[PDB]
Context: bound to proteins that are not shown
RNA sequence: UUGGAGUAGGCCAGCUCAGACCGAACUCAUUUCCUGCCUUUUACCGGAUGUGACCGUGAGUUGGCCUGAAAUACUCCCU
RNA sequence: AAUCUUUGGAAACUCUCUGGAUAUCCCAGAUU
Repeated sequence: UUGGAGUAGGCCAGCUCAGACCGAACUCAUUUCCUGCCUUUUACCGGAUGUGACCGUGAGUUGGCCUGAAAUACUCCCU
Repeated sequence: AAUCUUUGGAAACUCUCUGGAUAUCCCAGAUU
């Protein structure tokens, strides 16, 4: 040294994935059992076992908003 | 453009030797 391809940041919303560490954090419910407490149930004790929910998270992607910037520049590929 | 690589010992072609052709010319390779 170049042509080819690119275009900001902030924010909002959707979609798709992600735990073996989505989460340096932590609740609730519930199945099937075991223990305890118990007049019956609810509300409970605390261990196993699986199963749900809730408070959250990330990456990708798509659309929008806000403020800019504007033949400038940067970004890659290649020299 | 300072040797080592793009900033050069080039350019040209004879002589000699070998091979093809083989009476030569020519040409190839090698050498000065």
This is an experimental structure of RNA (U5 snRNA) from Chaetomium thermophilum (strain DSM 1495 / CBS 144.50 / IMI 039719), with 111 nucleotides shown. It holds a match to the Rfam family "U5 spliceosomal RNA". On this family, see Zwieb, Nucleic Acids Res 1997: "The uRNA database". Rfam classes the family as a spliceosomal small nuclear RNA. About the family: U5 RNA is a component of both types of known spliceosome. The precise function of this molecule is unknown, though it is known that the 5' loop is required for splice site selection and p220 binding, and that both the 3' stem-loop and the Sm site are important for Sm protein binding and cap methylation. Primary citation: Li et al., Cell Res. (2025), "Structural insights into spliceosome fidelity: DHX35-GPATCH1- mediated rejection of aberrant splicing substrates". The PDB entry is titled "Cryo-EM structure of the thermophile spliceosome (state ILS)". It was solved by cryo-electron microscopy to 2.8 angstroms. NCBI's taxonomy places the organism under Eukaryota, Pezizomycotina, sordariomyceta, Sordariales, Thermochaetoides thermophila. The entry also models magnesium and zinc ions.